[PDB]
Molecule: RNA dimerization signal
Organism: Homo sapiens
Parts: sequence; structure tokens; C1' cells
RNA sequence: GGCAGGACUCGGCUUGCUGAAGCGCGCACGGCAAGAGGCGAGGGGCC
RNA sequence: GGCAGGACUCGGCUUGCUGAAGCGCGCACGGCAAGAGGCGAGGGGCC
Repeated sequence: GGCAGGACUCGGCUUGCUGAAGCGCGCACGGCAAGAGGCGAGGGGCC
Repeated sequence: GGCAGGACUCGGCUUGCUGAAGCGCGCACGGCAAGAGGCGAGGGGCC
């Protein structure tokens, strides 16, 4: 250097499982403001 | 009943802003298991 190694124990890599937590995104909720016109409530005038 | 009232103030409804928290979804992370063969680590045999 080559061969057994169309190996083996561990790592590689992939996939799955599992745990805890965080982050991102969406959604419900409370408060506030604005909107344009109708409808509802309110007070008022005329026939 | 009709008219002023394409009225006005408040509510309606929608949209925006804002606050706090929860829920759902996505993602990163730790741990575990499996996979088939290569490559890297390991030990061993042959030339």
C1' cells in the first nucleotide's frame, strides 16, 4: 500500500419517537377613536 | 297618521388604533430509538 470489511462497536447521515421551554405567525377578548349613511332610541316644530 | 328629519345627539354597523391575556398553528432546542450502506474513528486477520 492492497485484501477480508456485499463486516463489527462508536461517530457520520436520514427518519421517527419523546420532553421541556422559547420564539414567530394567526385567532378570539377588553378598552379607545374614527367613519359614511340607513335604521332604532330621544326631544322639539309644522299639517 | 303625514311633513320638517338628505336633521341633530346617543345607540346600530364597520374599520382603524390600543391594552392585557389566553388559545391554535408553525419553527428552533434537548433527550431517546430505528434505518441501510458508505465515509471517519477503533481493534483484529490475510497478502